[PDB]
Context: one part of a larger RNA, bound to proteins that are not shown
RNA sequence: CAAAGUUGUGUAGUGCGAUCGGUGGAUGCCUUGGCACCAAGAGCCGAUGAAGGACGUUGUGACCUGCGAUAAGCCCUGGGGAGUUGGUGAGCGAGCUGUGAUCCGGGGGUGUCCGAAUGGGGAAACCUGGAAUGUCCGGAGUAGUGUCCGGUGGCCCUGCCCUGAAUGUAUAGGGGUGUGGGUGGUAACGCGGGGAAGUGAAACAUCUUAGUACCCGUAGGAAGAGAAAACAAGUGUGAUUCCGUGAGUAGUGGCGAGCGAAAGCGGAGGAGGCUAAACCGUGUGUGUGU
RNA sequence: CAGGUGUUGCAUGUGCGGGGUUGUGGGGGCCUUGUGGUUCUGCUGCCGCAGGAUUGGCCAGUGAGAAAUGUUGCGUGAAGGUGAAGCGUCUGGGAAGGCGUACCGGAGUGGGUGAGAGUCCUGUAACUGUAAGCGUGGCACUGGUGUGGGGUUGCCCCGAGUAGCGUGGGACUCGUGGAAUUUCGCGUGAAUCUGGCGGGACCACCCGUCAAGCCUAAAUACUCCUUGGUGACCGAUAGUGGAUGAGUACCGUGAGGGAAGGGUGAAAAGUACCCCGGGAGGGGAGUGAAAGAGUUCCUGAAACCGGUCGCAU
Numbered sequence: 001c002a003a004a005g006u007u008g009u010g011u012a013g014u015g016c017g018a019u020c021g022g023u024g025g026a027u028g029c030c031u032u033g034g035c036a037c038c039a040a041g042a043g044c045c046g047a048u049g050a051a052g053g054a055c056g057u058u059g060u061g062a063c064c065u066g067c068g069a070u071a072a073g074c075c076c077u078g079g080g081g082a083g084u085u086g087g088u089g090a091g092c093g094a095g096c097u098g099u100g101a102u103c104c105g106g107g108g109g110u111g112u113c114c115g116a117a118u119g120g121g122g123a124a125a126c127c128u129g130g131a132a133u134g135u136c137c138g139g140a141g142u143a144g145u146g147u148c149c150g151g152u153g154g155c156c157c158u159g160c161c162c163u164g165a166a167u168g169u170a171u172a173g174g175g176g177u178g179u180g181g182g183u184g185g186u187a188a189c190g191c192g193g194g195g196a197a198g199u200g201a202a203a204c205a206u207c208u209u210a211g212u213a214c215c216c217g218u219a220g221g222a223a224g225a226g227a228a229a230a231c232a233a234g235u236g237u238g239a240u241u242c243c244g245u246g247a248g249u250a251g252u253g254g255c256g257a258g259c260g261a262a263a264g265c266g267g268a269g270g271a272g273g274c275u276a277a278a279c280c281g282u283g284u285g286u287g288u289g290u
Numbered sequence: 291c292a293g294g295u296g297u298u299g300c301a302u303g304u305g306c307g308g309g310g311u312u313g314u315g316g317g318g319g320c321c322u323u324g325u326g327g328u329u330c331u332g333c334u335g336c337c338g339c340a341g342g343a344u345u346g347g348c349c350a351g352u353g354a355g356a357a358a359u360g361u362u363g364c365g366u367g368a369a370g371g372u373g374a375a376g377c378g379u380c381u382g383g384g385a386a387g388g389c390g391u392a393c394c395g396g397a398g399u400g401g402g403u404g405a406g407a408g409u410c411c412u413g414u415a416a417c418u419g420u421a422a423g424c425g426u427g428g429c430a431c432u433g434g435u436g437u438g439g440g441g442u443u444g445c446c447c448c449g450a451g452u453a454g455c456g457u458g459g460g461a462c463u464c465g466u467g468g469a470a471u472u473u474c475g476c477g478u479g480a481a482u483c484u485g486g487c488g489g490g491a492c493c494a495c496c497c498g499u500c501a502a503g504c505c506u507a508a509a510u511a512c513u514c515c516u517u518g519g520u521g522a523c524c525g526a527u528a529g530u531g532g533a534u535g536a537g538u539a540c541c542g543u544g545a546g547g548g549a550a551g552g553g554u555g556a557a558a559a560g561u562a563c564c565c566c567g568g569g570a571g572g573g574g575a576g577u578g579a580a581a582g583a584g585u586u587c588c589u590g591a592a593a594c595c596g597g598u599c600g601c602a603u
Base pairs, nucleotide, nucleotide: 013603014602015601016600017599018598019597020596021595022594028588029553030552033524034523035521036520037519038518039517040516041515042513043512044185045184052114053113054112055068056067057066062088063087064086074108075107076106077105078104079103119128120127130152136151137150138149139148140147155182156181157180160176161175162174163173189220190218191217192216193215194214200207204254230237231236241268242267243266244265245264251259252258272505273504274503275449279308280307281306282305284303313483315448316447317446318445319442320441321440323438331340332339333338360431361430370418371417372416376391377390378389379388380387392409393408394398400412401411402410454478455477456476457475458474459473460472461471464490485500486499487498488497489496540547541546560587563574564573565572566571
């Protein structure tokens, strides 16, 4: 050299493992926040205008907190002491410059607009006012009018005074005064009233749920009840309320599902007080005896 | 009999004062009596009863009590005040930790401080002050208000459209029943002390009680709030819906419904300056104990996304 045969396959990608990262925000450790209670308080606020807000307010942009055109603050008073002009979130310009501030307790002043909202209107946080006159009243300003600041006047009941309709008594009503109270809010608890259904009954209607949910009226610091027309059972107790037992008993019940005492006893607490009437002193529908 | 006049205070029914307030009945009336010591004014019989008064007082007080007006006497919450007693070394960024040796304690419960503190801070125990409160409680005084016992039943009063009854409902253990008791609507409708009501129909006796008038503390209930504290309660999907602009953003015409988002570090010492880049980001460097603690910041899991290497395909 030619033949026949065997074996091998990661230049695309993929799997598994390890390693190194990313993402994500679990886990752990916490906490300017909650939950459940205990002890002591306080248990109402409002027309002297509440609860709740709108708008503004800082040296500056906003928001939260505070405050109200005296607006993170003004004054008095006590405390206390060197820092201070709230926070999100600093430096300016200040004040205390120690003639004691900021700060803390107490009391005051101011407190825009809305809101029971109340001079009138209204879509809450807005608008609009006083017949004519010397003007609604007081003040400010203008030559004068437009303008500004403050006050007053909502409605209901009630008291007091005058007048008294149709109409006669009178009353209703009308006119003056603000005399007093009210209005609205409020988490729970209280009292009075109205009052479900789902559900359970293995269906459902009596029944249950349940006098619950909810609703209405109305309080108070608690309310309600309360001083025997009571219990008891032969002796007795002695206002009410609340707790424990009696007792899931006696009963009650489509005797179903269920519901369910009282006496007695043990305690907490521990008040009792007024009045009506009989009778006596006291005016008007009026004296014919002291 | 002072007196005394066709009335001398004679007749009814309002208001206001006394009195009265109970149940083996009470009270009124009629009397046997007793008021606190009176200056002395009336009426009844020149008895007696009552208004009257600085001065007792057994009493009784701010109360429900048939009522409501000042000065003196304690301790406190709201604020405050005083408040004991440790240093040396070692390691660490830092000491409260290790080692050594001292103190206080009527105080060693807590919590902060650069890590785990009785003696560093805040505090704590104990005492203390409280000016002030609308202060609050209570006491003293001032000032304010004020008795009955025995006898008698002649007479008089003792809560009326009430109690009962019937009827239709309700609450009672009781759901209509033998239905007592209690209550609402509608009718009907008493007795009155020799009386009324109750004792589970009803009646009789007995026992208890005295309705139709009122007021009463405490023991009981609750917590929007304020102050202090506690927990084999939670610890950021948990605990409130809400640890932050939370009843907000957002959704809905409206009533209404309704979130999520915490963590640098001991201290901002929060990264001067230089390099690449428009920046973002990164690389050097600095601060820090630590920067892969760099603000998307403690720790940093899994899913998921990739770079590299070994084997397989």
Molecule: 23S rRNA, nucleotides 2 to 613
Organism: Cutibacterium acnes